[PDB]
RNA sequence: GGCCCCUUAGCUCAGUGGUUAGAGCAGGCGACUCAUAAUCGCUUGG
RNA sequence: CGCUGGUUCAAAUCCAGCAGGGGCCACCA
Numbered sequence: 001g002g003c004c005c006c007u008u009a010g011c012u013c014a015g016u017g018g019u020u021a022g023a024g025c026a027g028g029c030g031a032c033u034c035a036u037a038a039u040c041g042c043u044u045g046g
Numbered sequence: 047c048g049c050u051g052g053u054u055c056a057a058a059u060c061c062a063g064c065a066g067g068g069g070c071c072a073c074c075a
Stems, first nucleotide, its partner, number of pairs: 001071007010025004018055001026044006048064005
């Protein structure tokens, strides 16, 4: 130099040209305990 | 839905340009 591919929440990432913006980790709120850690449930977003 | 521009009735999704990055190849007797 030529060819190919990836930029999507705080992080690691899914997503069919249809009205799409989603998962787990992150955080917050409950429940639990005398108080925690773990756990269970529900939430925030770009 | 990295930014901008475009193509579409309709773009995070397809196309083009910039920026960040990661791969491969080719190089003389």

Notes: This is an experimental structure of RNA (A-site tRNA_Ile2), with 75 nucleotides shown. Released in 2024, the model rests on electron microscopy data to a resolution of 2.32 angstrom. The sample was in a buffer at pH 7.6. Akiyama et al. published it in Nat.Struct.Mol.Biol. in 2024: "Structural insights into the decoding capability of isoleucine tRNAs with lysidine and agmatidine". An Rfam search finds the family "tRNA" in it. The literature on the family includes a 1993 paper in Trends Biochem Sci by Hou, "The tertiary structure of tRNA and the development of the genetic code". Rfam classes the family as a transfer RNA. Ions in the entry include magnesium and potassium. The depositors describe the entry as "E. coli 70S ribosome complexed with tRNA_Ile2 bearing L34 and t6A37 in classical state".